[PDB]
Context: one part of a larger RNA, bound to proteins that are not shown
């Protein structure tokens, strides 16, 4: 707990349950503090009313916290249920939108996804610095470490130019940030901002492009790029080299197998006719990819039965089909993968076939679907513009963020002032083309 | 001449409003360094929805522009439920006072005040795919005007008069108020049509314009407006969430009081920036009306596991594990206690990394 309602459960309050340890607080009178807030009564003065104003009065009151007196020991936390009150249709993923009738997983516990080498480009930290580092190797010890050599080479130290060749500011000028001086608005002002000039390249020149005032090498951790399996799994192939004709196709070589019937070819024979050619009858005769046939033995047309987690990864009844032949059948034997073999269904080549099976290439590749494991703090977008065999993909910009430098201004509002527009509205004896009628 | 009409691709006109530059006031920047400038990493080129202009399309929860907010990636209050509709951006924790929206019950506040309208249960439905109600009509009812007629009697009813010339003339067998066509006169009188409408072949009859009387108060014609009512059929079991409600719990017009977030105010704390000391990012002290939500991403700190090392530690007086149960810490996670366990275990600092799992129809065992 058998009258009741479903993301299970947070957060707060009750109930029932609790041996010690590892928490030791809670409850209730009064008092003390007292933030926003904020009165009842009363008394006066409005309103038809409901009810308000004004003093009382920023008082009493107010969350916590403390303090005194009292009291709990399942007694207060907390642990187990449970009830009652807000809120509440899981996670995770895909999506503009999931409680979703859109993917997953029955349930635990283990296992389960940012690795390595090479290069290139930030980054921080740390030696050394106009330089820096060694490789490989070699001695040497405490013998993979470590200790000394080793500068071969790299990279920087000038640089333009396809080459040829040629070959630069250890500063000239002005702002001026920090910082410094001084007699406080004057100076000195690295770095850094604008310029000069210088090197070269092209150049009748000139006008461009790059370079130019000394900062770089190594080493560590890290960001992030490229090959490479590259964050993990996921799939139809390609391609090598192998092992299959125990299944099944044909084929060959040796065996085997077909109750019984029914039809009744041709040749033959008798008899009758006929000159003859022959023709008729009746019999004998036993052909047949012939009939019938659950004979053996092969198939399978229908039930769309029965079965369908089966007796069977092709079974089981009943019916039908063929059953002397291009017939059925066993055992031997041949034919092999872009090849066999097919009376040709892309049929078969061992439950595999529009190209077998194995095992290697191999961790194929995918712009596609899934997945990617602790906590917390600052910031926070884009679903858009440009190229693209693009459109389920990337680059490039936007826009998010980090980190450095600079150093005074900056403009999302609004007012004004000096541009800029032809949209609604309107108009069209103002253009233009529509679009009525009347003397 | 006048008279009637129009434009995306028309403009003599001509907005709202968007734009460029200044100045100027605000706001913001000079320790929080703005603006701007280089580097380094990204994500990211399916997006939706309200609004507001659109274009395309009978339309649509259509398709395709914009511009802005929201949803995605935003909670918490409310709208029955409910990505973009209201209210509202939000740290914990608390008291208190609003937003929207609500105050008959359900369910916190009114069965509030003055007044008015509705008899349909209209309605009790801001927005909408989501909430229906046209075009056409309404002596249903409220409510305002107008124009006329009226106690010299209106308007409606009832009773009485409706009378002669004349049965007008034409027409035509015939027409006599009434078939046609034509005029439509005049007596009596208070009135009475050369006859509105039936009606008969035609006459007649009924009647009515017009007068009179009873009786006695408004009465007619017309415009507007509020509500409502007719127009109004659909499928499992009606509905404003629902109950139900009628001087209203409805709809309008003013009002009064109140309930109702996490907004707002307010009292401690955390975090975070920034500022004063400071070596310090340790303490302490201040300052945030102008900080405090968050999906891809960027950026820092810290927690746990494996071994290695240097420093130091624990354990048969019971390590590890493993159950159950105190205590911190926002948390990742830390540590103790009991009981098992029976033999290895840590901590701090520098490294290692085949270093963390709820999820892949993910493996493997078990159940």
């Nucleotide at each position: 707990g058998a009258u009741c309602g479903a993301g299970c459960g947070a957060c707060a309050g009750g109930g029932c349950a609790u041996a010690c340890a590892a928490g030791g607080u809670c409850c209730c009178u009064c008092g003390a503090c007292g933030a926003a807030u904020g009165a009842c009564c009363g008394a006066c003065g409005c309103g038809c009313g409901a009810g308000c104003g004004u003093c009382c009065a920023g008082u009493a009151a107010g969350a916590c916290u403390c303090a005194c007196g009292g009291g709990a020991a399942g007694c207060c936390g907390a642990u187990g249920u449970u009830c009652u009150g807000u809120c509440g249709u899981a996670c995770g993923u895909u999506u503009u939108g999931a409680a979703a009738a859109a993917c997953g997983a029955g349930c635990c516990a283990g296992g389960g996804a940012g690795u390595g080498u090479g290069u290139c480009u930030g980054c921080a930290u740390g030696g050394c610095a106009a330089g820096u580092c060694u490789a490989a190797c070699c001695g040497g010890a405490g013998u993979a470490u470590c200790c000394g050599g080793g500068g071969a080479g790299g990279c920087a130290c000038a640089g333009g130019g396809a080459a040829a060749c040629c070959g630069a500011c250890a500063u000239g000028g002005c702002c001026g940030c920090a910082g410094g001086g001084c007699u406080u608005g004057c100076c000195c002002g690295a770095g850094g901002g604008c310029c000069g000039c210088c090197g070269u390249c092209u150049u009748c020149a000139a006008g461009g492009g790059c370079g130019g005032g000394g900062a770089g090498c190594c080493a560590u951790g890290u960001g992030g790029a490229c090959a490479c399996g590259a964050c993990c799994c996921g799939a139809a192939u390609c391609c090598g080299g192998a092992c299959g004709a125990u299944c099944u196709a044909c084929g060959c070589a040796u065996g085997g197998a077909c109750a019984a019937g029914a039809u009744g070819a041709a040749g033959c024979g008798u008899g009758c006719c006929g000159a003859a050619a022959g023709g008729c009858a009746c019999g004998u005769g036993g052909a047949a990819g012939u009939c019938u046939g659950u004979u053996a033995g092969a198939g399978u047309u229908g039930g769309u039965g029965u079965c369908c987690u089966a007796c069977a990864a092709u079974a089981c009844c009943c019916u039908c089909u063929c059953g002397u032949g291009a017939u059925c059948u066993a055992u031997g034997u041949g034919u092999a993968g872009g090849g066999g073999u097919g009376a040709a269904a892309g049929g078969c080549c061992c439950a595999u076939c529009g190209a077998g099976u194995c095992c290697g290439g191999c961790a194929a590749c995918a712009g596609c679907u899934g997945g990617u494991u602790c906590c917390a703090a600052u910031c926070g977008a884009a679903a858009c513009a440009u190229g693209u065999c693009g459109a389920a993909g990337c680059a490039u910009g936007a826009c998010c963020u980090c980190c450095g430098c600079c150093g005074a201004g900056g403009u999302a509002g609004u007012c004004u002032g000096u541009g800029a527009g032809g949209u609604a509205g309107a108009g069209c004896g103002a253009c233009c083309g529509a679009u009525u009628g009347g003397u | 001449c006048c008279u009637g009409u129009c434009a995306a691709a028309c403009u003599c006109c001509a907005a709202a409003c968007u734009u460029a530059c200044a100045g100027a006031c605000g706001c913001c920047g000079u320790u929080u360094g703005a603006c701007g400038c280089g580097g380094g990493g990204a994500u990211u080129c399916c997006g939706g929805u309200g609004c507001g202009c659109g274009g395309g399309g009978u339309a649509a929860g259509c398709c395709u522009g914009u511009g802005u907010a929201c949803c995605a990636g935003g909670a918490g209050g409310g709208g029955a439920a409910c990505a973009a509709c209201c209210c509202a951006g939000a740290g914990a924790u608390a008291g208190g006072u609003u937003a929207a929206g609500g105050u008959c019950c359900c369910c916190a506040a009114g069965u509030g005040u003055g007044g008015a309208u509705u008899a349909a249960g209209u309605g009790u439905a801001a927005u909408c795919c989501u909430c229906u109600g046209a075009a056409g009509g309404u002596g249903g009812u409220c409510u305002c005007g107008a124009g006329c007629c009226c106690u010299a009697g209106a308007c409606a009813g009832c009773c009485g008069g409706g009378a002669g010339g004349u049965g007008a003339g034409c027409u035509u067998a015939g027409a006599a108020g009434c078939a046609g066509c034509u005029a439509c006169c005049c007596u009596c009188u208070a009135a009475g049509a050369a006859a509105a409408g039936c009606g008969u072949a035609a006459c007649a009859g009924c009647u009515u314009a017009c007068c009179g009387g009873c009786c006695g108060a408004g009465g007619u014609u017309u415009g507007a407006g509020g509500c409502g009512c007719c127009c109004a059929a659909a499928a499992u079991g009606a509905u404003c969430g629902g109950g139900a409600c009628u001087c209203a719990a409805a709809u309008c017009c003013a009002c009064c009081a109140c309930c109702g977030a996490g907004a707002c105010c307010u009292g401690u704390c955390c975090g975070u920036a920034c500022c004063a000391c400071u070596c310090a990012u340790a303490c302490u002290g201040g300052u945030a009306a102008u900080c405090g939500a968050g999906u891809a991403g960027a950026u820092u700190g810290g927690c746990g596991c494996u071994c290695u090392a240097a420093u130091u530690g624990g354990a048969u007086g019971g390590a590890a594990g493993u159950a159950g149960g105190g205590g911190u810490g926002a948390a990742a996670a830390c540590u103790c206690c009991u009981a098992u366990g029976g033999a290895c275990c840590g901590a701090u600092u520098a490294g290692u990394g085949a270093c963390g799992a709820a999820a892949a129809u993910c493996c493997u065992g078990g159940c």
Entry title: Crystal Structure of Enhanced Macrolide Bound to 50S Ribosomal Subunit. This is an experimental structure of RNA (23S RIBOSOMAL RNA, nucleotides 531 to 1365) from Haloarcula marismortui, with 806 nucleotides shown. It was solved by X-ray diffraction to 2.7 A. Ions in the entry include magnesium, potassium, sodium, chloride, strontium and cadmium. An Rfam search finds the family "Archaeal large subunit ribosomal RNA" in it. Its family is annotated with ribosome and structural constituent of ribosome in the Gene Ontology. Lineage of the source: Archaea > Methanobacteriati > Methanobacteriota > Halobacteria > Haloarcula.